[PDB]
RNA sequence: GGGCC
RNA sequence: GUCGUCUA
RNA sequence: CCUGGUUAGGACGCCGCCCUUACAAGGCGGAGGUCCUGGGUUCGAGUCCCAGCGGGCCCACCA
Numbered sequence: 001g002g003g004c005c
Numbered sequence: 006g007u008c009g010u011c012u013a
Numbered sequence: 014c015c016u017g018g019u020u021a022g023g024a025c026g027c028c029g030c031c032c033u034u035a036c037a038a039g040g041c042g043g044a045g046g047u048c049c050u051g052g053g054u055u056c057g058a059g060u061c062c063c064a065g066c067g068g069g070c071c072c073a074c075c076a
Stems, first nucleotide, its partner, number of pairs: 001072005006066001009025004018056001027043005049065005
Other pairs, nucleotide, nucleotide, family: 007013tWH007021tWS007046cSS008009cHS008045cSS009045cHS012046tWS013021tWS017055tWS021046tWS022046tWH026044cWW032038tWW033035tHS054058tWH055057tHS
């Protein structure tokens, strides 16, 4: 930094 | 993410 | 929780009582969370929407 809670 | 704790 | 509506459930814990010769085990009762915070939708929000905070799991990145 991303995904899901 | 809910009673003291863990959680529906 | 997704799918809005009674006392807000279960296990453990606390208190009490029953059972016990007495603790434990077993049962009964009571207290205990108006649900992370702000705002909104709605007759009605723990639950749906906007935003913030805190907390995790996994992937990746630097090493």

An RNA from Sulfurisphaera tokodaii: 76 nucleotides with solved positions. Primary citation: Ohira et al., Nature (2022), "Reversible RNA phosphorylation stabilizes tRNA for cellular thermotolerance". Keywords: tRNAVal, RNA. NCBI's taxonomy places the organism under Archaea, Thermoproteati, Thermoprotei, Sulfolobales, Sulfurisphaera. Released in 2022, the model rests on X-ray diffraction data to a resolution of 2.61 angstrom. Crystals were grown from: 80mM NaCl, 12mM Speremin-4HCl, 30% MPD, 40mM NaCacodylate pH 6.5. The depositors describe the entry as "Crystal Structure of tRNAVal from Sulfolobus Tokodaii(Dephosphorylated)". An Rfam search finds the family "tRNA" in it.